[PDB]
Overview:
RNA 16mer with two separated s(2)U: 32 nucleotides with solved positions. The entry is indexed under RNA, Duplexes, UU pairs, 2-thio-U.

């Protein structure tokens, strides 16, 4: 760097 | 605002 996990911050559409 | 969806940008920790 890819990729698999995991957070967090802002963002898109909906239900509630 | 809680959640379903779908990106960013950061960030844990592993595989390549």
């Nucleotide at each position: 760097a890819g990729a698999g996990u995991a957070g967090a911050u802002c963002u898109u559409c909906u239900c509630u």
Entry title: 16mer self-complementary duplex RNA with two separated s(2)U:s(2)U pairs. The entry also models calcium ions. Released in 2024, the model rests on X-ray diffraction data to a resolution of 1.5 A.